[PDB]
């Protein structure tokens, strides 16, 4: 360079979109 | 100008 994880963050949440932010491996 | 959807109130 690349590509992944977890992942602050709701009045609430074993689901969606987003991802501070923390690391992983190429 | 992420400050949210669906869903319960």
């Nucleotide at each position: 360079g690349g590509u992944c994880a977890c992942a602050a963050c709701g009045g609430c949440u074993u689901c969606c979109u987003g991802g501070c932010g923390u690391g992983a491996c190429c | 100008a992420u400050u949210g959807g669906a869903g319960c109130a």
Entry title: Crystal structure of the SAM-SAH riboswitch with decarboxylated SAH. The RNA (Chains: A,C; Chains: B,D) with a sequence from Roseobacter sp. has 35 modelled nucleotides. NCBI's taxonomy places the organism under Bacteria, Pseudomonadati, Alphaproteobacteria, Roseobacteraceae, Roseobacter. Released in 2020, the model rests on X-ray crystallography data to a resolution of 2.17 A. The work is reported in "Crystal structure and ligand-induced folding of the SAM/SAH riboswitch" (Huang et al., Nucleic Acids Res., 2020).